[PDB]
Context: bound to proteins that are not shown
RNA sequence: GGUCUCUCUCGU
RNA sequence: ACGAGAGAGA
Repeated sequence: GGUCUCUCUCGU
Repeated sequence: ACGAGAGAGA
C1' cells in the first nucleotide's frame, strides 16, 4: 500500500 | 439498518 463494483461472513 | 471483516473482478 488507490479507485470502484459485486458477493459472502461476523457483529450491533 | 448501521457497523466490521474477507474474497473476487476491472
Entry title: Enterovirus 71 Polymerase Elongation Complex (C1S1/2 Form). The RNA has 22 modelled nucleotides. It was solved together with Genome polyprotein. Crystallisation conditions: 0.085M MES pH 6.5, 25.5%(w/v) PEG 5000 monomethyl ether, 15%(v/v) Glycerol. Shu and Gong published it in Proc.Natl.Acad.Sci.USA in 2016: "Structural basis of viral RNA-dependent RNA polymerase catalysis and translocation". The structure was determined by X-ray crystallography at 2.45 angstrom resolution and released in 2016.